[PDB]
Context: bound to proteins that are not shown
RNA sequence: GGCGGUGGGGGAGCAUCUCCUGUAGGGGAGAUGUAACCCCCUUUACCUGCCGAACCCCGCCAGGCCCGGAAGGGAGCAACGGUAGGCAGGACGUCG
Numbered sequence: 001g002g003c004g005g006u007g008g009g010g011g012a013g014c015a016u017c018u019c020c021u022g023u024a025g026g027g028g029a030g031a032u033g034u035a036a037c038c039c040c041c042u043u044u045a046c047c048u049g050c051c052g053a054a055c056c057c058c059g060c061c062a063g064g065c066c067c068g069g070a071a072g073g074g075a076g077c078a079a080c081g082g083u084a085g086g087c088a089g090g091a092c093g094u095c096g
Base pairs, nucleotide, nucleotide: 002094003093004092007041008040010038011037013034014033015032017030018029019028020027021026047089048088049087050086051085057082058081059080065074066073067072
Other pairs, nucleotide, nucleotide, family: 001095cWW004044tSS005091cWW006042cWW009039cWW016031cWW024067cSS024071tWW025072tSS035083cSS036057tWS036082cSS052084tWS053083tWW060079tWW061078tWS062077tWH063076tHS064075cWW068070tHS068071tHS
C1' cells in the first nucleotide's frame, strides 16, 4: 500500500397473520418474522466526520389531518435521530 468489516442470545418495539372486545378514535391476548432502541456473550470487524431512500425502512412525531361534544385518541409528512447502504480518514485484522 492492497484487501476486509464477524457470528449470535434476551426483552421492548415494529411488520404480517389469528382470536376475543368496546353502540366512534379504540382495548386485551397470542403465534411467526425482524436490521433499527436496551442490555449481555463472541469477534479485528470497531472508532471520528460527512452523506443515507422523499414515501411503499425504523423512532420521533411540530404543524396540518382524521374520529370525537369533549376528554382523548388515530394515521402520519418535514425536521431531528437512526438502520440497511456509501464517501473519507484512523486503528484493529490479513496479505492468500

Shown are 96 nucleotides from a PDB entry: RNA (7S RNA) with a sequence from Methanocaldococcus jannaschii.
It was solved together with SIGNAL RECOGNITION PARTICLE 19 KDA PROTEIN and SIGNAL RECOGNITION 54 KDA PROTEIN.
Entry title: Crystal structure of the SRP54-SRP19-7S.S SRP RNA complex of M. jannaschii.
The structure was determined by X-ray diffraction at 2.5 angstrom resolution and released in 2007.
Rfam match: Bacterial small signal recognition particle RNA. The family's RNA type in Rfam is non-coding RNA gene. Its family is annotated with signal recognition particle, plasma membrane targeting and SRP-dependent cotranslational protein targeting to membrane, signal sequence recognition in the Gene Ontology. On this family, see Regalia et al., Nucleic Acids Res 2002: "Prediction of signal recognition particle RNA genes". Rfam's curators write: The signal recognition particle (SRP) is a universally conserved ribonucleoprotein involved in the co-translational targeting of proteins to membranes.
Hainzl et al. published it in Proc.Natl.Acad.Sci.USA in 2007: "Interaction of Signal-Recognition Particle 54 Gtpase Domain and Signal-Recognition Particle RNA in the Free Signal-Recognition Particle".